[PDB]
RNA sequence: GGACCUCUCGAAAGAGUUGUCC
Numbered sequence: 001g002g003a004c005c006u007c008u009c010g011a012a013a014g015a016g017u018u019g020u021c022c
Stems, first nucleotide, its partner, number of pairs: 001022004007016003
Other pairs, nucleotide, nucleotide, family: 005018cWW006017cWW010012tHS010013tHS
């Protein structure tokens, strides 16, 4: 980093915020 994820915010993305696989 991909797929997943706590929650506030956000149309979303995702900022912050918490682990799991690869």
internal loop in the Y-domain of poliovirus 3'UTR: 22 nucleotides with solved positions. Method: solution NMR. The entry became public in 2003. The work is reported in "Structure of the Pyrimidine-rich Internal Loop in the Poliovirus 3'-UTR: The Importance of Maintaining Pseudo-2-fold Symmetry in RNA Helices Containing Two Adjacent Non-canonical Base-pairs" (Lescrinier et al., J.Mol.Biol., 2003).